[PDB]
Molecule: SAM (S-adenosyl methionine) riboswitch aptamer
Organism: Mycobacterium sp. MCS
RNA sequence: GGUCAUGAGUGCCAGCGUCAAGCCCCGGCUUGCUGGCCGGCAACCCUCCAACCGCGGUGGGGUGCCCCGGGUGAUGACCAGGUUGAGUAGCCGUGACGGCUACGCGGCAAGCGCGGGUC
Numbered sequence: 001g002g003u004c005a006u007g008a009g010u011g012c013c014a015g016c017g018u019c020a021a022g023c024c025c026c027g028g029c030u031u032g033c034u035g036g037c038c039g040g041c042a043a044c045c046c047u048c049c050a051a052c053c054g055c056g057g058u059g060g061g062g063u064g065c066c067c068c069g070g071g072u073g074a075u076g077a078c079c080a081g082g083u084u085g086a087g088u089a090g091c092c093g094u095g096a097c098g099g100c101u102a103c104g105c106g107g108c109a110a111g112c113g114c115g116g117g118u119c
Base pairs, nucleotide, nucleotide: 001079002078003077004076009038011037012036013035014034015033016032021030022029024071025070026069027068028067039066040065041064044062045061046060049057051118052116053115054114055113058111082108083107084106085105087103088102089101090100091099092098
C1' cells in the first nucleotide's frame, strides 16, 4: 500500500481448560482451542492449454474460512507465487557451524479440446 461486508458443517479422532470461547460490539444460543482427518467455500498467490488471439474449459499446487437479527471499516485479520540446494549483503549472539531479513541463480510441482491471420 491493496483485500477483509457474512455465504459457506451445532462434522469425525486425540490433549486441553473449562461460567471460559465463538473475525468487532449489542442480546440469544451454543460449546470450543489445539494437532490430524472427511466434505463445502470464495479466488488471496501461482500455474495450462504446446509459435498469437478468441470460444472457453474448469481444474491443479499453496494460503485462508465454515452459529444467528441490528450494524460497524474503524482497533484488528490476509497479502508478496509454494517448496528446495547453493551464492551474495546485512543482523542475533554460542569459539564456529547455527537462525533471521532481502536480491538474484539452478530444480519439483499437471492441465481437455475447437475456429482466424499467419509463424